The depositors describe the entry as "CRYSTAL STRUCTURE OF AN RNA HELIX RECOGNIZED BY A ZINC-FINGER PROTEIN: AN 18 BASE PAIR DUPLEX AT 1.6 RESOLUTION". The RNA has 38 modelled nucleotides.
RNA sequence: GAAUGCCUGCGAGCAUCCC
RNA sequence: GAAUGCCUGCGAGCAUCCC
Numbered sequence: 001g002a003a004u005g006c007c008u009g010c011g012a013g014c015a016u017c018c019c
Numbered sequence: 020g021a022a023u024g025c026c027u028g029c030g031a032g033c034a035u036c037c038c
Base pairs, nucleotide, nucleotide: 001037003035004034005033006032008030009029010028011027013025014024015023016022018020
C1' cells in the first nucleotide's frame, strides 16, 4: 500500500415525518 | 429547517488479512 470489519465525523440525491 | 430511513461518495482512529 490492497481489501474487509468496528468506531466517529462530513458531502450529493431521494423518501418519511414534524400546527 | 428538525429528525429518521434508503442510496452513493469523502475524512479521523483502531483491528484483521495479503510471500